Solved structure of RNA (16S ribosomal RNA, nucleotides 4 to 920) from Thermus thermophilus HB8, 887 nucleotides shown. Released in 2015, the model rests on X-ray crystallography data to a resolution of 3.05 angstrom. The entry has 47 different proteins, among them 30S ribosomal protein S3, 50S ribosomal protein L20 and 50S ribosomal protein L21. NCBI's taxonomy places the organism under Bacteria, Thermotogati, Deinococci, Thermaceae, Thermus thermophilus. The work is reported in "Structural insights into the translational infidelity mechanism" (Rozov et al., Nat Commun, 2015). Ions in the entry include magnesium and zinc. The depositors describe the entry as "Complex of 70S ribosome with tRNA-Tyr and mRNA with A-A mismatch in the first position in the A-site". It holds a match to the Rfam family "Bacterial small subunit ribosomal RNA". Clan: SSU clan. The literature on the family includes a 2001 paper in Science by Yusupov et al., "Crystal structure of the ribosome at 5.5 A resolution".
Context: one part of a larger RNA
RNA sequence: UUGGAGAGUUUGAUCCUGGCUCAGGGUGAACGCUGGCGGCGUGCCUAAGACAUGCAAGUCGUGCGGGCCGCGGG
RNA sequence: UCCGUGGUCAGCGGCGGACGGGUGAGUAACGCGUGGGUGACCUACCCGGAAGAGGGGGACAACCCGGGGAAACUCGGGCUAAUCCCCCAUGUGGACCCGCCCCUUGGGGUGUGUCCAAAGGGCUUUGCCCGCUUCCGGAUGGGCCCGCGUCCCAUCAGCUAGUUGGUGGGGUAAUGGCCCACCAAGGCGACGACGGGUAGCCGGUCUGAGAGGAUGGCCGGCCACAGGGGCACUGAGACACGGGCCCCACUCCUACGGGAGGCAGCAGUUAGGAAUCUUCCGCAAUGGGCGCAAGCCUGACGGAGCGACGCCGCUUGGAGGAAGAAGCCCUUCGGGGUGUAAACUCCUGAACCCGGGACGAAACCCCCGACGAGGGGACUGACGGUACCGGGGUAAUAGCGCCGGCCAACUCCGUGCCAGCAGCCGCGGUAAUACGGAGGGCGCGAGCGUUACCCGGAUUCACUGGGCGUAAAGGGCGUGUAGGCGGCCUGGGGCGUCCCAUGUGAAAGACCACGGCUCAACCGUGGGGGAGCGUGGGAUACGCUCAGGCUAGACGGUGGGAGAGGGUGGUGGAAUUCCCGGAGUAGCGGUGAAAUGCGCAGAUACCGGGAGGAACGCCGAUGGCGAAGGCAGCCACCUGGUCCACCCGUGACGCUGAGGCGCGAAAGCGUGGGGAGCAAACCGGAUUAGAUACCCGGGUAGUCCACGCCCUAAACGAUGCGCGCUAGGUCUCUGGGUCUCCUGGGGGCCGAAGCUAACGCGUUAAGCGCGCCGCCUGGGGAGUACGGCCGCAAGGCUGAAACUCAAAGGAAU
Numbered sequence: 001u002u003g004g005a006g007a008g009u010u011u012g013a014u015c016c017u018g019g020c021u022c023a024g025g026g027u028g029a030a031c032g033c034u035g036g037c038g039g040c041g042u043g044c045c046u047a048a049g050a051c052a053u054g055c056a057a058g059u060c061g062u063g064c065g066g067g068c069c070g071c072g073g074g
Numbered sequence: 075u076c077c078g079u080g081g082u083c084a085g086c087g088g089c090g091g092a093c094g095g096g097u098g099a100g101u102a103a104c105g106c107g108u109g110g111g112u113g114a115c116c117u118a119c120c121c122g123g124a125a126g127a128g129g130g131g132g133a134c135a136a137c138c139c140g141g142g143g144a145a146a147c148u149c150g151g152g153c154u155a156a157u158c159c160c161c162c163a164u165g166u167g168g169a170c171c172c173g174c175c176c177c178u179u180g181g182g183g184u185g186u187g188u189c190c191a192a193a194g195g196g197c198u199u200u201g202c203c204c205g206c207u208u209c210c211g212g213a214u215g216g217g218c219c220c221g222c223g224u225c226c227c228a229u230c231a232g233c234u235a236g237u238u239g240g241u242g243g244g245g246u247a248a249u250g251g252c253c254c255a256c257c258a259a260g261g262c263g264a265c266g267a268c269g270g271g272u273a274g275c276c277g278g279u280c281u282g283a284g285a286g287g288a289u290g291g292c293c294g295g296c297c298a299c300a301g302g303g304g305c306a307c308u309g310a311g312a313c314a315c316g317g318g319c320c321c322c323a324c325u326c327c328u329a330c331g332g333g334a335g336g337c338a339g340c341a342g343u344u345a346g347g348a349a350u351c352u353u354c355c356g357c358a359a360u361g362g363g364c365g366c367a368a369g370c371c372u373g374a375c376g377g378a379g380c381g382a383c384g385c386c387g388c389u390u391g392g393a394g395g396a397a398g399a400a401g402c403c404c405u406u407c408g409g410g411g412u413g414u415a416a417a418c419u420c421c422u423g424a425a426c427c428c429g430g431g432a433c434g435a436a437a438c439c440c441c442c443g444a445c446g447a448g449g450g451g452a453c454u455g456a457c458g459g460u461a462c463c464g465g466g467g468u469a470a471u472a473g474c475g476c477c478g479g480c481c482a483a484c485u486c487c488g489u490g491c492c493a494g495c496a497g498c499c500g501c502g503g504u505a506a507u508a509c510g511g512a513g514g515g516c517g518c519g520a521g522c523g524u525u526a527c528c529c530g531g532a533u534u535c536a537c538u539g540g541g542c543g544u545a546a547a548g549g550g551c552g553u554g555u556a557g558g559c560g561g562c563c564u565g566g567g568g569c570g571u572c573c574c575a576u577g578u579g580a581a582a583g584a585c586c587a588c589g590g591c592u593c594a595a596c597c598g599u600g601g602g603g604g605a606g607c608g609u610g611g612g613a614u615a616c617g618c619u620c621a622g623g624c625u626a627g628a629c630g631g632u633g634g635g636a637g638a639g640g641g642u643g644g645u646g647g648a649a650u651u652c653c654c655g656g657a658g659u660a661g662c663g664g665u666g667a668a669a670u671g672c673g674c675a676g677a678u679a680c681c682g683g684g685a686g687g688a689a690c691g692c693c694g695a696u697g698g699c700g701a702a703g704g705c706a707g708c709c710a711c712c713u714g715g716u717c718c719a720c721c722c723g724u725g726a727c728g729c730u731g732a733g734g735c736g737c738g739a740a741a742g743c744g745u746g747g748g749g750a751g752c753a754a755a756c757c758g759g760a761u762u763a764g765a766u767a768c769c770c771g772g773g774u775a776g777u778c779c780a781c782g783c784c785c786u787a788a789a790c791g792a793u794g795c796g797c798g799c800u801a802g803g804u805c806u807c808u809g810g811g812u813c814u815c816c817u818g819g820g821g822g823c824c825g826a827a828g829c830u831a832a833c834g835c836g837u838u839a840a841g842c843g844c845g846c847c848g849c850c851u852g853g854g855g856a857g858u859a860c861g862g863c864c865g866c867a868a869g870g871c872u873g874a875a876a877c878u879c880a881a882a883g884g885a886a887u
Stems, first nucleotide, its partner, number of pairs: 006022004012887001015884002024529004029525002032522002036388006042381002044346001049344003053341003058089003063086002066083007096299003105224008115216002120212005128162005137152006167190002170187001172185005194204001196202002225271003232262003237259008274296004278289004301322001303320003324335004352378001354377003360374001361372004391421004401412001403410002426466005434457001439451003473518005478499003484513005494501002540850003548847001550737004557730002561624007569617001571613006578606001585601006627727001628724003631720005639713007646690001651685006661672002698705002742783006751777002756772004794846006802824003806820006828835002852879003861872004
């Protein structure tokens, strides 16, 4: 060195082997019951199926000639 | 109707539409990560440095005319401008071909010949500004290439025509079979090629003591796609998400002639689903395109809206408040519990009404200095009148899991293997803390639970960190291929390896601080883990390698030993059965008892003779031999293994061993012998409930031989092989030794230490050690099925899963 816990269950009971089940942590979650506020996050994991309407990429009259509406000069 | 200026709508021209945004389908690939290469490459706008912009010609849209069409749109004639196109020229310079020089994969220079440039616009007005051309350089951003990294199945083992190389061309900014001719015949693969399956990679994320395992959602980087699929064009850059072309599908429109579509942008609809948001506000900020600028667009972004979906903060009151209301809960009716909890008192004052009301904002621009430096000056907020501040002010949501053991919390009533609980062991059958309710307890609290999934527990794939006598596990025995491993001495190098420096290791996140929002979550600033790889240097002990060297390992020599080691010939007696002869006569066989059976057709018992097959009594031992399987009368031949003495030679020549190969009892199979005894099958007698058995009488394959297959086993010491190392005692076999015994090889028994769960092991190891191989990872399904391989067959080797179980087990009491 800033770090390590185990418990139930084979037998009348015991030691061992050994599998199974549980306590913990995590989630893009879902569902039940419930639900007052706020901050910051975060929200098609499936059909990369299909898609109404709007919008998401324009700008330069200091490159050029024009067209319509003006404003001002033969 | 000619100029000056706005504004607008298209067009001509430039720049941008390759960024920004979406998604994860495909992809096991230089896709990605990581470190390199590029003398084989490019890079618009931006920045620096040198030189120049001369003269001159043309076209097409707009526009006008005509046609066509229902629309999308289109077609023809005529005119015109330009930073549009083109021609001549100027050549600091640059590009090609050939020569030389340096260098050196095409890098840099010179020489001759050839080839190439360019446009104007503005006005604080005659000099500045933004542009345009050529070249060098920088900076940024990609292409391409390389070493090393990256899932499962080997029940996918062999794959490959552009395939591997070459030569010469095509292509590209550039290398390359990328593409094409011709040539060579290669390339790849158990270090897992080929195929299948699966998947976007990563910084990171979750977990974990770590090692590991899992993982790639938001964010950042790289890749990929844009209905499915192909194609090019434009361009500095695309094979182009909101460009073009074609095919397919699909939707809409259609005057049927033809034509529009592509949300994996932001919202939104629908289908699917367990499940996933507003058809919102703004360019105020950051950032992006264009423009000199004013500014215009900007579903990137900044914000708001919906959802406990997550973390975090906060509220549902604070203090007082009876031996302690009531109700309900128990009750040994005496009481005990909920419970200071409520009621009740006074204090605070969430919401809500009132006022005030932001940081984010200073630049671009305007003035002077020259629009530079540089002072100064105004404009601008979607969020939003919100946060926040100031005053006032009302006691104001609690819910859910659980209470048998694990595991924190116990009692009444009800129910009776019904109803039900259930995560595992299990609980319910009339006294249930295990079911349902009530009281009461606990544990959390805008949450609490369930399900699904991940790591953990699981040292239950054991690198850290496990095992194989009987619990699951040693291959049936060998020989040997690759590979893994290797003795004592010395030197050289320096791969591994170790140190220092250095470059890298982005950012974000993690850790450590200190800040910032009233805290925190969140966020800012700062600090150090470092694996890994590039480079340069050093060290050399161990490993590697090269070289030298010895003899302990190993192997040979010489001379001897024992043995059921093996193969092929050959041979001896005993006994059984059958035949003949003799002799003899009344039963013999057989079992627990019997019957079947043989016997007057003369059995058994007895003597003689003969034929045949197979196994070798005594020696013979828990003994010897071999690697196992296994091997036994006697002889000879050919033959393997092996132990000893002498310590001579060789000089590490070693070990094990995936594959391969060979061997492999018995039972079987083929072909052909052989066939006395025995004896699956089969028949018969008894038994018995029955008796397809045990007992008895018969009896075929087979048992024997030869050649060929088969390949299993309780092929067992249930113990792989080699070496080294750790009391002895004792019986035995075999060598040597001046021999009591000493000393090798082997077969045993009891046994120090140790190990072992125990039983037991114990110099013949199961002890402590090193190398290498095999093998195990709960029980049944199952050594089954599919596939493959082999087999004449029977079968063998390899060898799953679905489902199902709460165990299946070993040694010991």